[PDB]
Molecule: Trans-activation response element (TAR)
Organism: Human immunodeficiency virus 1
RNA sequence: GGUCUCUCUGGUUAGACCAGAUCUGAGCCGAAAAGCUCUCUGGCUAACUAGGGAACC
Repeated sequence: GGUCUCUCUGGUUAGACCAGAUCUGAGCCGAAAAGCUCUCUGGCUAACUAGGGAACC
RNA backbone atom coordinates (compact mmCIF):
# COMPACT_ATOMS: atom_id res chain seq x y z
O5' G A 1 -0.85 2.68 2.35
C5' G A 1 -0.62 3.31 1.07
C4' G A 1 -0.67 2.25 0.00
C3' G A 1 -1.92 1.36 0.00
O3' G A 1 -2.96 1.95 -0.77
C1' G A 1 0.00 0.00 0.00
P G A 2 -4.48 1.79 -0.29
O5' G A 2 -4.77 0.26 -0.63
C5' G A 2 -4.70 -0.22 -1.96
C4' G A 2 -4.94 -1.70 -2.01
C3' G A 2 -6.23 -2.17 -1.36
O3' G A 2 -7.35 -2.02 -2.20
C1' G A 2 -4.44 -3.52 -0.61
P U A 3 -8.75 -1.58 -1.57
O5' U A 3 -9.22 -2.87 -0.77
C5' U A 3 -9.52 -4.08 -1.46
C4' U A 3 -9.85 -5.19 -0.51
C3' U A 3 -11.00 -4.92 0.45
O3' U A 3 -12.28 -5.08 -0.11
C1' U A 3 -9.18 -5.95 1.61
P C A 4 -13.41 -3.97 0.20
O5' C A 4 -13.75 -4.24 1.73
C5' C A 4 -14.84 -5.08 2.09
C4' C A 4 -14.54 -5.81 3.37
C3' C A 4 -15.68 -6.63 3.95
O3' C A 4 -15.10 -7.76 4.58
C1' C A 4 -15.00 -4.98 5.52
P U A 5 -15.56 -9.26 4.26
O5' U A 5 -14.55 -10.08 5.17
C5' U A 5 -14.70 -11.46 5.43
C4' U A 5 -13.84 -11.82 6.62
C3' U A 5 -14.28 -11.15 7.91
O3' U A 5 -15.36 -11.82 8.54
C1' U A 5 -11.97 -10.82 7.63
P C A 6 -16.51 -10.96 9.27
O5' C A 6 -15.85 -10.60 10.67
C5' C A 6 -15.30 -11.61 11.49
C4' C A 6 -14.51 -11.01 12.62
C3' C A 6 -15.23 -9.96 13.44
O3' C A 6 -16.10 -10.52 14.41
C1' C A 6 -13.07 -9.19 12.89
P U A 7 -17.42 -9.74 14.86
O5' U A 7 -16.87 -8.51 15.71
C5' U A 7 -16.22 -8.73 16.95
C4' U A 7 -15.56 -7.48 17.46
C3' U A 7 -16.46 -6.26 17.60
O3' U A 7 -17.26 -6.29 18.77
C1' U A 7 -14.46 -5.62 16.53
P C A 8 -18.77 -5.75 18.73
O5' C A 8 -18.63 -4.20 19.08
C5' C A 8 -17.79 -3.78 20.14
C4' C A 8 -17.32 -2.36 19.94
C3' C A 8 -18.38 -1.34 19.55
O3' C A 8 -19.11 -0.85 20.66
C1' C A 8 -16.46 -1.08 18.18
P U A 9 -20.62 -0.34 20.47
O5' U A 9 -20.46 1.12 19.84
C5' U A 9 -19.82 2.17 20.55
C4' U A 9 -19.62 3.40 19.70
C3' U A 9 -20.83 3.89 18.92
O3' U A 9 -21.75 4.62 19.71
C1' U A 9 -18.93 3.89 17.51
P G A 10 -23.31 4.57 19.36
O5' G A 10 -23.46 5.50 18.08
C5' G A 10 -23.20 6.89 18.16
C4' G A 10 -23.14 7.52 16.79
C3' G A 10 -24.36 7.32 15.90
O3' G A 10 -25.45 8.17 16.23
C1' G A 10 -22.41 6.92 14.65
P G A 11 -26.96 7.66 16.03
O5' G A 11 -27.16 7.61 14.45
C5' G A 11 -27.03 8.79 13.66
C4' G A 11 -26.98 8.46 12.19
C3' G A 11 -28.12 7.60 11.66
O3' G A 11 -29.29 8.35 11.39
C1' G A 11 -26.07 6.72 10.91
P U A 12 -30.75 7.69 11.61
O5' U A 12 -30.96 6.82 10.30
C5' U A 12 -30.86 7.41 9.01
C4' U A 12 -30.85 6.37 7.93
C3' U A 12 -31.94 5.31 8.01
O3' U A 12 -33.18 5.76 7.51
C1' U A 12 -29.87 4.26 7.62
P U A 13 -34.55 5.23 8.16
O5' U A 13 -34.69 3.73 7.61
C5' U A 13 -34.79 3.48 6.22
C4' U A 13 -34.56 2.03 5.89
C3' U A 13 -35.46 1.02 6.58
O3' U A 13 -36.74 0.92 5.97
C1' U A 13 -33.22 0.28 6.71
P A A 14 -38.02 0.54 6.86
O5' A A 14 -37.83 -1.01 7.14
C5' A A 14 -37.94 -1.95 6.07
C4' A A 14 -37.43 -3.30 6.48
C3' A A 14 -38.20 -4.00 7.59
O3' A A 14 -39.36 -4.66 7.12
C1' A A 14 -35.88 -4.14 8.02
P G A 15 -40.70 -4.69 8.01
O5' G A 15 -40.43 -5.88 9.03
C5' G A 15 -39.93 -7.12 8.57
C4' G A 15 -39.32 -7.89 9.70
C3' G A 15 -40.21 -8.05 10.91
O3' G A 15 -41.06 -9.17 10.79
C1' G A 15 -38.00 -7.42 11.57
P A A 16 -42.38 -9.14 9.87
O5' A A 16 -43.18 -10.38 10.43
C5' A A 16 -42.47 -11.34 11.18
C4' A A 16 -43.18 -11.65 12.46
C3' A A 16 -42.33 -12.38 13.49
O3' A A 16 -42.63 -11.83 14.77
C1' A A 16 -44.23 -13.72 12.87
P C A 17 -41.86 -10.54 15.34
O5' C A 17 -40.50 -11.15 15.88
C5' C A 17 -40.52 -12.01 17.00
C4' C A 17 -39.45 -11.68 18.01
C3' C A 17 -39.99 -10.98 19.23
O3' C A 17 -40.64 -11.86 20.12
C1' C A 17 -38.02 -9.90 18.50
P C A 18 -41.95 -11.37 20.89
O5' C A 18 -41.37 -10.49 22.08
C5' C A 18 -40.43 -11.02 22.99
C4' C A 18 -39.99 -9.97 23.96
C3' C A 18 -41.12 -9.19 24.60
O3' C A 18 -41.74 -9.90 25.66
C1' C A 18 -39.40 -7.70 23.93
P A A 19 -43.31 -9.72 25.92
O5' A A 19 -43.38 -8.45 26.87
C5' A A 19 -44.09 -7.29 26.47
C4' A A 19 -43.55 -6.07 27.16
C3' A A 19 -44.48 -4.87 27.21
O3' A A 19 -45.36 -4.91 28.32
C1' A A 19 -42.43 -4.20 26.29
P G A 20 -46.95 -4.86 28.08
O5' G A 20 -47.23 -3.30 28.00
C5' G A 20 -46.73 -2.44 29.01
C4' G A 20 -46.50 -1.04 28.50
C3' G A 20 -47.71 -0.35 27.91
O3' G A 20 -48.58 0.18 28.90
C1' G A 20 -45.81 0.02 26.54
P A A 21 -50.16 0.31 28.63
O5' A A 21 -50.26 1.67 27.81
C5' A A 21 -49.81 2.89 28.39
C4' A A 21 -49.51 3.92 27.33
C3' A A 21 -50.72 4.68 26.80
O3' A A 21 -50.34 6.03 26.57
C1' A A 21 -49.61 3.61 25.01
P U A 22 -50.92 7.19 27.51
O5' U A 22 -51.35 8.34 26.50
C5' U A 22 -52.70 8.46 26.08
C4' U A 22 -53.51 9.28 27.05
C3' U A 22 -54.98 8.91 27.14
O3' U A 22 -55.22 7.82 28.02
C1' U A 22 -54.79 11.23 26.82
P C A 23 -56.70 7.22 28.20
O5' C A 23 -56.51 5.65 28.04
C5' C A 23 -57.63 4.82 27.72
C4' C A 23 -57.90 3.81 28.81
C3' C A 23 -59.31 3.23 28.82
O3' C A 23 -59.50 2.19 27.87
C1' C A 23 -58.71 3.90 31.01
P U A 24 -60.33 2.46 26.52
O5' U A 24 -59.21 2.76 25.43
C5' U A 24 -57.99 2.06 25.45
C4' U A 24 -57.26 2.16 24.13
C3' U A 24 -56.63 3.50 23.78
O3' U A 24 -55.38 3.73 24.40
C1' U A 24 -57.78 2.60 21.90
P G A 25 -54.99 5.20 24.96
O5' G A 25 -54.24 5.90 23.74
C5' G A 25 -54.57 7.21 23.30
C4' G A 25 -54.18 7.41 21.86
C3' G A 25 -55.12 6.80 20.83
O3' G A 25 -56.20 7.65 20.53
C1' G A 25 -52.90 6.16 20.34
P A A 26 -57.65 7.04 20.22
O5' A A 26 -57.43 6.23 18.87
C5' A A 26 -57.36 6.91 17.63
C4' A A 26 -57.12 5.96 16.49
C3' A A 26 -58.18 4.89 16.28
O3' A A 26 -59.32 5.36 15.59
C1' A A 26 -56.04 3.90 16.19
P G A 27 -60.78 4.92 16.06
O5' G A 27 -60.61 3.35 16.33
C5' G A 27 -61.51 2.42 15.76
C4' G A 27 -60.80 1.49 14.81
C3' G A 27 -61.33 0.06 14.76
O3' G A 27 -62.45 -0.09 13.92
C1' G A 27 -58.99 0.01 15.02
P C A 28 -63.73 -0.90 14.45
O5' C A 28 -63.29 -2.42 14.26
C5' C A 28 -62.88 -2.89 12.99
C4' C A 28 -62.31 -4.28 13.07
C3' C A 28 -63.19 -5.31 13.74
O3' C A 28 -64.20 -5.79 12.88
C1' C A 28 -60.98 -5.51 14.57
P C A 29 -65.70 -5.97 13.42
O5' C A 29 -65.63 -7.34 14.22
C5' C A 29 -65.09 -8.49 13.60
C4' C A 29 -64.70 -9.53 14.61
C3' C A 29 -65.73 -9.82 15.67
O3' C A 29 -66.79 -10.64 15.20
C1' C A 29 -63.62 -9.60 16.69
P G A 30 -68.24 -10.51 15.89
O5' G A 30 -68.04 -11.27 17.27
C5' G A 30 -67.83 -12.67 17.28
C4' G A 30 -67.49 -13.17 18.65
C3' G A 30 -68.46 -12.83 19.76
O3' G A 30 -69.60 -13.68 19.77
C1' G A 30 -66.27 -12.37 20.49
P A A 31 -71.06 -13.03 19.87
O5' A A 31 -70.98 -12.25 21.26
C5' A A 31 -71.99 -11.34 21.67
C4' A A 31 -72.18 -11.43 23.15
C3' A A 31 -70.93 -11.12 23.97
O3' A A 31 -70.73 -9.74 24.19
C1' A A 31 -71.87 -13.17 24.70
P A A 32 -69.28 -9.10 23.91
O5' A A 32 -68.42 -9.55 25.17
C5' A A 32 -68.66 -8.98 26.45
C4' A A 32 -68.27 -9.93 27.56
C3' A A 32 -66.78 -10.13 27.78
O3' A A 32 -66.24 -9.13 28.63
C1' A A 32 -67.85 -12.24 27.63
P A A 33 -64.86 -8.42 28.24
O5' A A 33 -63.76 -9.32 28.95
C5' A A 33 -63.78 -9.49 30.36
C4' A A 33 -62.95 -10.67 30.81
C3' A A 33 -61.55 -10.73 30.24
O3' A A 33 -60.62 -9.90 30.92
C1' A A 33 -62.56 -12.86 30.07
P A A 34 -59.69 -8.88 30.09
O5' A A 34 -58.97 -9.77 28.98
C5' A A 34 -58.07 -10.81 29.31
C4' A A 34 -58.15 -11.94 28.30
C3' A A 34 -57.35 -11.78 27.01
O3' A A 34 -55.98 -12.12 27.14
C1' A A 34 -59.54 -12.49 26.50
P G A 35 -54.87 -11.32 26.30
O5' G A 35 -55.15 -11.74 24.78
C5' G A 35 -55.02 -13.09 24.36
C4' G A 35 -55.58 -13.30 22.97
C3' G A 35 -55.01 -12.41 21.87
O3' G A 35 -53.76 -12.87 21.38
C1' G A 35 -57.36 -12.41 21.72
P C A 36 -52.62 -11.82 20.98
O5' C A 36 -53.04 -11.33 19.53
C5' C A 36 -53.33 -12.28 18.50
C4' C A 36 -53.98 -11.63 17.31
C3' C A 36 -53.30 -10.38 16.77
O3' C A 36 -52.18 -10.66 15.94
C1' C A 36 -55.61 -9.97 16.98
P U A 37 -50.98 -9.60 15.82
O5' U A 37 -51.56 -8.47 14.86
C5' U A 37 -51.97 -8.78 13.54
C4' U A 37 -52.61 -7.59 12.86
C3' U A 37 -51.79 -6.30 12.85
O3' U A 37 -50.80 -6.29 11.84
C1' U A 37 -54.00 -5.82 13.52
P C A 38 -49.49 -5.37 11.99
O5' C A 38 -50.06 -3.88 11.89
C5' C A 38 -50.57 -3.39 10.66
C4' C A 38 -51.11 -1.99 10.81
C3' C A 38 -50.14 -0.95 11.34
O3' C A 38 -49.28 -0.44 10.34
C1' C A 38 -52.16 -0.79 12.53
P U A 39 -47.81 0.08 10.73
O5' U A 39 -48.08 1.37 11.63
C5' U A 39 -48.62 2.55 11.06
C4' U A 39 -48.81 3.62 12.10
C3' U A 39 -47.59 3.97 12.93
O3' U A 39 -46.69 4.83 12.25
C1' U A 39 -49.45 3.70 14.35
P C A 40 -45.11 4.70 12.50
O5' C A 40 -44.89 5.31 13.95
C5' C A 40 -45.25 6.66 14.24
C4' C A 40 -45.31 6.90 15.72
C3' C A 40 -44.05 6.54 16.50
O3' C A 40 -43.04 7.53 16.42
C1' C A 40 -45.94 5.68 17.62
P U A 41 -41.50 7.10 16.46
O5' U A 41 -41.19 6.94 18.02
C5' U A 41 -41.53 7.96 18.94
C4' U A 41 -41.36 7.49 20.36
C3' U A 41 -40.13 6.63 20.62
O3' U A 41 -38.94 7.38 20.77
C1' U A 41 -42.02 5.61 21.60
P G A 42 -37.54 6.74 20.30
O5' G A 42 -37.18 5.70 21.45
C5' G A 42 -36.89 6.14 22.76
C4' G A 42 -36.87 5.00 23.75
C3' G A 42 -35.96 3.83 23.41
O3' G A 42 -34.59 4.07 23.67
C1' G A 42 -38.05 3.02 24.12
P G A 43 -33.47 3.52 22.66
O5' G A 43 -33.38 1.96 22.98
C5' G A 43 -32.99 1.50 24.26
C4' G A 43 -33.39 0.07 24.49
C3' G A 43 -32.75 -0.97 23.59
O3' G A 43 -31.43 -1.31 23.97
C1' G A 43 -35.07 -1.39 23.74
P C A 44 -30.34 -1.73 22.86
O5' C A 44 -30.85 -3.15 22.35
C5' C A 44 -30.93 -4.25 23.24
C4' C A 44 -31.60 -5.43 22.60
C3' C A 44 -30.97 -5.94 21.31
O3' C A 44 -29.85 -6.78 21.55
C1' C A 44 -33.30 -5.76 21.02
P U A 45 -28.55 -6.70 20.61
O5' U A 45 -28.98 -7.53 19.32
C5' U A 45 -29.51 -8.84 19.44
C4' U A 45 -30.22 -9.26 18.18
C3' U A 45 -29.46 -9.00 16.89
O3' U A 45 -28.50 -10.00 16.62
C1' U A 45 -31.68 -8.23 16.66
P A A 46 -27.17 -9.65 15.77
O5' A A 46 -27.70 -9.55 14.28
C5' A A 46 -28.10 -10.72 13.58
C4' A A 46 -28.84 -10.37 12.31
C3' A A 46 -28.07 -9.57 11.27
O3' A A 46 -27.19 -10.37 10.50
C1' A A 46 -30.22 -8.63 11.55
P A A 47 -25.79 -9.78 9.99
O5' A A 47 -26.17 -8.96 8.68
C5' A A 47 -26.97 -9.54 7.67
C4' A A 47 -27.52 -8.50 6.73
C3' A A 47 -26.54 -7.42 6.28
O3' A A 47 -25.69 -7.84 5.23
C1' A A 47 -28.56 -6.40 6.96
P C A 48 -24.16 -7.33 5.19
O5' C A 48 -24.29 -5.80 4.75
C5' C A 48 -24.84 -5.46 3.49
C4' C A 48 -25.22 -4.00 3.41
C3' C A 48 -24.09 -3.01 3.57
O3' C A 48 -23.31 -2.86 2.40
C1' C A 48 -25.94 -2.31 4.86
P U A 49 -21.76 -2.43 2.53
O5' U A 49 -21.82 -0.94 3.09
C5' U A 49 -22.26 0.13 2.26
C4' U A 49 -22.39 1.41 3.03
C3' U A 49 -21.12 1.94 3.68
O3' U A 49 -20.27 2.62 2.76
C1' U A 49 -22.89 2.03 5.23
P A A 50 -18.68 2.46 2.88
O5' A A 50 -18.25 3.62 3.88
C5' A A 50 -18.42 4.99 3.52
C4' A A 50 -18.30 5.89 4.72
C3' A A 50 -17.06 5.71 5.57
O3' A A 50 -15.91 6.36 5.05
C1' A A 50 -18.94 5.75 6.97
P G A 51 -14.45 5.70 5.23
O5' G A 51 -14.11 5.95 6.77
C5' G A 51 -13.94 7.27 7.27
C4' G A 51 -14.06 7.30 8.78
C3' G A 51 -13.04 6.47 9.53
O3' G A 51 -11.78 7.10 9.66
C1' G A 51 -15.18 6.00 10.38
P G A 52 -10.45 6.20 9.77
O5' G A 52 -10.44 5.72 11.28
C5' G A 52 -10.50 6.66 12.34
C4' G A 52 -10.48 5.98 13.69
C3' G A 52 -9.56 4.78 13.82
O3' G A 52 -8.20 5.13 14.01
C1' G A 52 -11.66 4.24 14.72
P G A 53 -7.03 4.22 13.39
O5' G A 53 -7.12 2.85 14.20
C5' G A 53 -6.81 2.81 15.59
C4' G A 53 -7.26 1.52 16.23
C3' G A 53 -6.60 0.26 15.71
O3' G A 53 -5.31 0.04 16.24
C1' G A 53 -8.93 -0.08 15.87
P A A 54 -4.20 -0.74 15.37
O5' A A 54 -4.74 -2.24 15.28
C5' A A 54 -4.53 -3.15 16.35
C4' A A 54 -5.45 -4.34 16.23
C3' A A 54 -5.03 -5.43 15.25
O3' A A 54 -4.04 -6.30 15.77
C1' A A 54 -7.32 -4.94 14.96
P A A 55 -2.89 -6.89 14.82
O5' A A 55 -3.65 -7.93 13.88
C5' A A 55 -4.32 -9.06 14.43
C4' A A 55 -5.24 -9.71 13.43
C3' A A 55 -4.60 -10.15 12.12
O3' A A 55 -3.95 -11.40 12.23
C1' A A 55 -6.56 -8.94 11.65
P C A 56 -2.47 -11.61 11.64
O5' C A 56 -2.71 -11.96 10.11
C5' C A 56 -3.40 -13.15 9.73
C4' C A 56 -4.08 -12.99 8.40
C3' C A 56 -3.16 -12.75 7.21
O3' C A 56 -2.56 -13.94 6.72
C1' C A 56 -4.97 -11.23 7.13
P C A 57 -1.07 -13.91 6.12
O5' C A 57 -1.21 -13.06 4.78
C5' C A 57 -1.96 -13.56 3.67
C4' C A 57 -2.05 -12.54 2.57
C3' C A 57 -0.72 -12.01 2.04
O3' C A 57 -0.11 -12.88 1.10
C1' C A 57 -2.20 -10.20 2.42